An RNA structure (23S RIBOSOMAL RNA, nucleotides 2059 to 2914) from Haloarcula marismortui, in which 749 nucleotides are resolved.
Entry title: Structure of Anisomycin resistant 50S Ribosomal Subunit: 23S rRNA mutation G2611U.
Crystallisation conditions: PEG6000, KCL, NH4CL, MGCl2, pH 5.80, sitting drop, temperature 292K.
It holds a match to the Rfam family "Archaeal large subunit ribosomal RNA". Rfam links the family to the GO terms structural constituent of ribosome and ribosome. Its Rfam clan is "LSU clan". A reference for the family is Cannone et al. (2002), "The comparative RNA web (CRW) site: an online database of comparative sequence and structure information for ribosomal, intron, and other RNAs", BMC Bioinformatics.
Among the 29 different proteins in the entry, which are not shown, are 50S ribosomal protein L24e, 50S ribosomal protein L10E and 50S ribosomal protein L22P.
Context: one part of a larger RNA, bound to proteins that are not shown
RNA sequence: UACAUUCCAGUGCGGAGUCUGGAGACACCCAGGGGGAAGCAAAGACCCUAUGGAGCUUUACUGCAGGCUGUCGCUGAG
RNA sequence: GACUCUCACUCCGGGAGGAGGACACCGAUAGCCGGGCAGUUUGACUGGGGCGGUACGCGCUCGAAAAGAUAUCGAGCGCGCCCUAUGGUCAUCUCAGCCGGG
RNA sequence: GACCCGGCGAAGAGUGCAAGAGCAAAAGAUGACUUGACAGUGUUCUUCCCAACGAGGAACGCUGACGCGAAAGCGUGGUCUAGCGAACCAAUUAGCCUGCUUGAUGCGGGCAAUUGAUGACAGAAAAGCUACCCUAGGGAUAACAGAGUCGUCACUCGCAAGAGCACAUAUCGACCGAGUGGCUUGCUACCUCGAUGUCGGUUCCCUCCAUCCUGCCCGUGCAGAAGCGGGCAAGGGUGAGGUUGUUCGCCUAUUAAAGGAGGUCGUUAGCUGGGUUUAGACCGUCGUGAGACAGGUCGGCUGCUAUCUACUGGGUGUGUA
RNA sequence: GGUGUCUGACAAGAACGACCGUAUAGUACGAGAGGAACUACGGUUGGUGGCCACUGGUGUACCGGUUGUUCGAGAGAGCACGUGCCGGGUAGCCACGCCACACGGGGUAAGAGCUGAACGCAUCUAAGCUCGAAACCCACUUGGAAAAGAGACACCGCCGAGGUCCCGCGUACAAGACGCGGUCGAUAGACUCGGGGUGUGCGCGUCGAGGUAACGAGACGUUAAGCCCACGAGCACUAACAGACCAA
Repeated sequence: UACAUUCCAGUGCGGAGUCUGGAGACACCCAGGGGGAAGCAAAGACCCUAUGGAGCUUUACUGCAGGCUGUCGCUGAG
Repeated sequence: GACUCUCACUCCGGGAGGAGGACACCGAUAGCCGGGCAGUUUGACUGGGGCGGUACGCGCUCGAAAAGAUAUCGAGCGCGCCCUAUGGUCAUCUCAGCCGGG
Repeated sequence: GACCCGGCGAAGAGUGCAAGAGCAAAAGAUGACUUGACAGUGUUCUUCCCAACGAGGAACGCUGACGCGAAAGCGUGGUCUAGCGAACCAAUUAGCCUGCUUGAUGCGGGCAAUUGAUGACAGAAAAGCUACCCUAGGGAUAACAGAGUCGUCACUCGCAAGAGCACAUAUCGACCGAGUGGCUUGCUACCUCGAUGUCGGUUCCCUCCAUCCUGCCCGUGCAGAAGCGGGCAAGGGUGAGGUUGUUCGCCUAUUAAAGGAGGUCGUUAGCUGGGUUUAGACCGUCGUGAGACAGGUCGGCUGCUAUCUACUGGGUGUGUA
Repeated sequence: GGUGUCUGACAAGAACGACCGUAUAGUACGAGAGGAACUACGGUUGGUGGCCACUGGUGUACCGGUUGUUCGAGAGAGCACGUGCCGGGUAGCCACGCCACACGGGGUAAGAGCUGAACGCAUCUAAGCUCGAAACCCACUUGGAAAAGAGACACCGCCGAGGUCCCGCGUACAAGACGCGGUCGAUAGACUCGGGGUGUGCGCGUCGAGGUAACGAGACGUUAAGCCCACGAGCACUAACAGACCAA
């Protein structure tokens, strides 16, 4: 996505309305509370990975402002 | 390596003038400090990751299955030297251990 | 156990260091001599089985020069397998090449090679925090849950030492041995991370039996009454309260008894928000710090109109006709 | 085609579980202390289904009291949340109220035994059999002709049985469904009684602390009053009329 009236067991990438074996099942419609569709809503809110990002820290690496200090110029006479 | 001056320059003053002065300011450079600020890095292995460990470069036995090759954070354990002789040759020689006699 | 003599003695000694291997008129010991631990350049193998890859290593040659030995011959370090390091740059060794029209001088560039280190060792110059976090992805890798396992856990059985005054077996029962369950814990990483809402409680439904009560039994260390142990049995029942979020557990009074377990550790498209586990904040401990803690603490967010299926109830039709 | 009545394959139940007390009995047992059972009774508790005479709750039907304000006062009313507040309370619905929920069979487990052999005996077992649990089946309650073997019976009808629309209504109900009545009638309403709720109406008269008087909260009488009713009865007064249609 499609099909779809299901239920109990089993099987299967070990958590199946759809596979297997049984059981059950005449169609459609109204109301209902929400058991299931691992319901719908989001490329988790936990974890790891990437020679990914960012904010932050520091005695990480490397640099840059800034402060201090010497020197030369400005810079002259005895 | 110490000092005086005034004339630049600086400051106070409405002004006259006063204070200071080759210093200070400013330009250039040198040494020190410097997450205040910027760019980065901060590896790999691993019964997830961190911690621990290194099976991250090497040698030996076993694992290994009688050719060769062969894994795990498999078992036992080593090397990053040392030696001018503890290297080389030649001569002479035979060692651990045990027994018997001084 | 000094040293001397003899006998036995294939190797257990020694050979620098792991282990395995090699060695006896030696590869060991002693003594003496000596510097081959030499220069140049290859072949081959190894590193890297097969099958390409560097440094490094080894075996085997040639050339040159030497040492020892009568000589054959031995010596390319230590009996063999570990003891190692690219490019760039510097220093060094001996000879030569070369620098912009030309000569001289200075100072440079190069051919060959040695030494200097990268152990993350086939070589970057290199610390952390993030719970304020962000992105790409991963069930390629974890927590929870499912699944497998069953050491752990629960339960059972076999044997029956032992004790129970005597008495194994009324009752209790060590050791060792064999199993069942899938309630505890651990292990694995098979499923799921473009998201399947944690613990406990609550509410509502079904179930299991390894039975707490109730029914019916057997034994007794059964007079009775009451116990204690055992059998069949899952129809029904198993309640209310105090601390704690608790599950659990401790405690109280009742009770026939106040059993245990499975259903995604049933049950947030049912509820709760007290535990856990965002962003704020404090304490202790740790950290130079940012921050951290399987420690404590105060505060702190839960969306949706049901398509299908399921069931509870209510209708309309067809079939039987 | 139709009306009525049933069958019962299947399906659900826990429809019932448990306790206390009395008699047995101060008995059996036991030296004593202590201290049972069978069985028959009374009650409680938990669960279950239903019902409202009783008790209780509700009752924004209703009646009354009363605060503020507005309609001038009085009378009678609105608003103050779906009753301003307070008191009472019918029907109905309810639980805290009331009623009902076996006895007995059959087959078994564990267990107690009989007969009995393999195995001359013995043996509850191998064949056979007597018993024996709140458990199993039946009993009891509930559903159930779509039970595809799709059921059974009786009557009615095929020009007409029955049914529909329609109309008045509830023992029913979210739509639908269901049930009853329709003049051969009491189905609903009006009215009148009965039965209920509230609590003594408006007006007027007497009284009334006082106050010149005006005025005057309130009291008594009239008044078992007034107001009101989702119930009942009587009663065709109004409305169930008129009437359309389907149908083997």